[PDB]
Context: bound to proteins that are not shown
RNA sequence: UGGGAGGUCGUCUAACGGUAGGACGGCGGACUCUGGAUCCGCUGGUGGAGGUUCGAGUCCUCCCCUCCCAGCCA
Numbered sequence: 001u002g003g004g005a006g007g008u009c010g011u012c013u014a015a016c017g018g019u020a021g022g023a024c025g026g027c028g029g030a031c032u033c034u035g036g037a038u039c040c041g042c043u044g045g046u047g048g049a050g051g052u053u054c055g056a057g058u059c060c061u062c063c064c065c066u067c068c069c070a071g072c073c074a
Base pairs, nucleotide, nucleotide: 002069003068004067005066006065007064010024011023012022013021018054026042027041028040029039030038047063048062049061050060051059
């Protein structure tokens, strides 16, 4: 390319169209000792763009990427 499936912090995951939050990691305290562990805290993401809207992760469109099937593999 043909046809499918899917994109939210680094990772897994919430958000009647209306606060982008919670955890693991990581970094920092505390535990009148160690720290893998225990309570909390801390940054960190809407795949990227236009448009419809008072306002969009959420709706429409274009673009990009990722994985699968295009095996006498499964």